[PDB]
Context: one part of a larger RNA
RNA sequence: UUUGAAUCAUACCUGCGAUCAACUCGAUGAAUAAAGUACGCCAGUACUUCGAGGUGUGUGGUAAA
RNA sequence: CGCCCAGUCAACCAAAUCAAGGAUACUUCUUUUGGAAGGCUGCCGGGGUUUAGUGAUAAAUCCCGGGAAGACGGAAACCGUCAACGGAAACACAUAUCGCAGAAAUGCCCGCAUUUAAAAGCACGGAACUUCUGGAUGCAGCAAUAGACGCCUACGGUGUAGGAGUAAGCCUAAGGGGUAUCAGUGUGGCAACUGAUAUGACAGAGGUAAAGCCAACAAUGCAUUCUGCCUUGAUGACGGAGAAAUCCGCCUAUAACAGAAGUCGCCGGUGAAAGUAGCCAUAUGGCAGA
RNA sequence: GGACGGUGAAAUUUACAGGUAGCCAAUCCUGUGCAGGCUUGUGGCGUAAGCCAAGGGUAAGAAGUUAGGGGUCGCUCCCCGAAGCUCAGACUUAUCUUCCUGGUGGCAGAAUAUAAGUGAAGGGCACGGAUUGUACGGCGAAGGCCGGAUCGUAGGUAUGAUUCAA
Numbered sequence: 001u002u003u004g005a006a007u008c009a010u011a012c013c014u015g016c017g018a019u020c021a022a023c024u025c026g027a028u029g030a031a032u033a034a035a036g037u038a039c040g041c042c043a044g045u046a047c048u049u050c051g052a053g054g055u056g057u058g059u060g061g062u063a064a065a
Numbered sequence: 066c067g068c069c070c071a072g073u074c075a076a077c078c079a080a081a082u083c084a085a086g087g088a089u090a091c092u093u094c095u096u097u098u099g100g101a102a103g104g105c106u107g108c109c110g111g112g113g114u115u116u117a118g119u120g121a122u123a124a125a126u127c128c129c130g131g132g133a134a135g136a137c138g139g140a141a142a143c144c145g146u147c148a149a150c151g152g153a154a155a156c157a158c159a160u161a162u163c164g165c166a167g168a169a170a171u172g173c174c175c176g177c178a179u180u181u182a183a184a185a186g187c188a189c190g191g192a193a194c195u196u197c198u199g200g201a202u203g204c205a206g207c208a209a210u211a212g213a214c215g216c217c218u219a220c221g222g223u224g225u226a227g228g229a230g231u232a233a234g235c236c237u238a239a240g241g242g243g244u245a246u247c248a249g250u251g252u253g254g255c256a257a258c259u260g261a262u263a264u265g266a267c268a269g270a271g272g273u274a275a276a277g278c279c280a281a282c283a284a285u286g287c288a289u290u291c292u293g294c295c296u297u298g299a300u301g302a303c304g305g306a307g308a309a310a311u312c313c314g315c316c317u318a319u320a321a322c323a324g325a326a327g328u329c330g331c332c333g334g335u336g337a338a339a340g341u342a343g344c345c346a347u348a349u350g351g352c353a354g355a
Numbered sequence: 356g357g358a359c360g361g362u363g364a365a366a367u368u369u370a371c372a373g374g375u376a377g378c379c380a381a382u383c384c385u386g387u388g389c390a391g392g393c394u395u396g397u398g399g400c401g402u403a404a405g406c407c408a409a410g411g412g413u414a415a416g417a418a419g420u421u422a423g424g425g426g427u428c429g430c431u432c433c434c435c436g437a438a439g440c441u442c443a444g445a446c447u448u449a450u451c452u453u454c455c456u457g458g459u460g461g462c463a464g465a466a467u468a469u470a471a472g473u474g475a476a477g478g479g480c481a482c483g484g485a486u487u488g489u490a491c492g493g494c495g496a497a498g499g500c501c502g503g504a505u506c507g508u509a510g511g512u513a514u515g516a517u518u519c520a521a
Base pairs, nucleotide, nucleotide: 001521003520004519005518006517007516008515009514011512012511013510014509015508016507017506018505019504020503023053024052025051026050027049035048036047037046038045039044054163055161056160057159058158059157060156068152069151070107071106072105073104074103077100078099079098080097081096084093085092086091108131109130110129111128112127113126114125115124116123117122132150135147136146137145138144139143164489165488166487171481172480173479174478175477177474178473179472180471181470182469186462187461188335189333190332191331194327195326196325197324198323199322200290201289202288203287204286205285216228217227218226219225220224234273235272236271237270241267243264245262246261247260248259249258292353293352294351295350301316303314304313305312306311336368337367343362344361345360370387371386372385373384374383389457390456391455392454393396397408398407399406400405409453410452411451414448415447416446418441419440423435424434425433426432491502492501493500494499
C1' cells in the first nucleotide's frame, strides 16, 4: 500500500414436490384396514374410526342445599 | 344460594359531647370515639417470564384492561378519582371435531326509497326542570296514674273512724327460672350435662307525684305547598267610637307561599305585524301562559 | 262615537306588497323601497345645454262624507265649517322615478341541499354460530383446482472466529 487461499457454527425468503380423520400425541389410511364390541368361544356376520391425553360443559364430592 | 378470611355498608350498643323537652324514670337531638349482629363483595378477559410436559396445556409469578361491593369529590341531566378482589382445596364420572367454513338473529356504517321540516349551527329568550334559603300547614318529637281482701288502735252489737302497710291491675327497664334453637359433650341411640342466642308467656326489681281533663307550647326531623303582569283589598289583623247591635279608619293576597342560583335536554324567524286586535274594566280577581 | 287603563296575541312576513304557476313560490312575474354601479335610463327634438309628452309611486288638497258655529217664531230646514275616514276615478303640485344588479330569520348559513322519522331491498364491517357440513378449509358430478400447515428440495443471502503469503 493492496491481491490470493482454507475451515467451523446459525437464521430469513421465493419457486417445485410430497403429506394431511381431534384441541394434542400416536395408530389405521376412505374399508376386504387398525383397534374393539355384540352374537356363550373359534370362525363367520354385524356395528363403531381407534388408543392415550388436554380444555369446556354437566352431575356429584369437598359442603349445609 | 356451604366454611373461614379479607374488603365494604351496618342495625344496634357503650363512653364522651351539643342542644331541646318531660312531674320524674326518662325522651329527642349534634359531633366524635370504640365495639358489633347482619347484609353485600371477593368477578371477567389479555400478555410476559419461569417451571413441568413430546405436545395440547397446566402451575407459579408479574403486568395490563374491564367490572366492582363501596367511598369521595363537584352539582347536574352527569363526570372524575380511589377501591379488596383470597384460602382450606386436592377429586370422580358423563359429554362435546372444541378446529375450519357457515345460515338465522343483533349492532354499526353505507346506498336506495319515502315522509316531515325555511335544515344544521351560535347567541338570546321561553315552558319547564333541578338545587338551595326562608315561611305556612300536617305528622312525629307521649310512662303508668292503682288500692281489693286482710292487720292494728279506738269507740261501737248488725259497724264506724284513724293508722301502718299493701295484693292485683297498669308502666319502665332487666333477665332469674323454664321453654325453643344451635354448638360442644355424651350414648349403643337418646337423654342428661356444659355453653351461646330467642323468649320473657312464669317469678322478681323499681315506680304508679300531681283531684284531674281537654287544648296549646320546645330544639329537631319528615311530608305537602310558589307561572308572569296589574289591581283590589276581607270572613284576617290593628287602632278608634259605642251601653250593645254595630260603625269608622288603616294594613295585608305571607289571605300560603316568597326568594335565590343554575348545567344539559326540550321549544322558538327572537325582527316586524304591534303594545295592534281580542278580552276585561279591577278580588266573584282580570288578562296571558301551562 | 270619543278618551283612558290593564293584559296581550296570532295569522302573515325570505327587503315591502300584489299576482301567477291546477293546488303548491325563498325560488316565476309585476309594482314599491333601499344600497351599489354604469352605457344616466319611457317616446320626440335639435351643434347642444335643455324642454315637451307618456307611465308609475307617495303626500296637501276634488267625489263619496262628517264633528262644531250661525241664521230663524222655530226647525227635523239651510249655510258656514276648526276635530276627522275610503276610493275603481279625476286635477294641481311637491318634485320622486322609468337602465342593470343585489337584499334569507337576532347573527351567520343551506335550501336539488341539510337534519330527523319510517321502510326493505341491497352492500360493507363487527358479533354470534351445537340450526349445518367437514378424513385441513373453499370450489368442483368426478378427475382435479385454489388457499392453509408441516416436511423435503433448487437455491438467493446474512453473522461470528483463525492462519499463510506481497